[PDB]
Context: bound to proteins that are not shown
RNA sequence: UGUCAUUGG
DNA sequence: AGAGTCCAGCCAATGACA
DNA sequence: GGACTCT
Numbered sequence: 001u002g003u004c005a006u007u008g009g
Numbered sequence: 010a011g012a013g014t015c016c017a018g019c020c021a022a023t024g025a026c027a
Numbered sequence: 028g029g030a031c032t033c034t
Base pairs, nucleotide, nucleotide: 001027002026003025004024005023006022007021008020009019010034011033012032013031014030015029016028
C1' cells in the first nucleotide's frame, strides 16, 4: 500500500 | 443470428500475508 | 449471469 479469510448492522 | 464489453447495495471490524 | 451494440 493492496489481496485473502472471518464477522457485524 | 453470435461475440465484446461492462455491470453486479452501503458502511464497517479483526487477523494473516505479499 | 445478463442487457446493448457491431458485425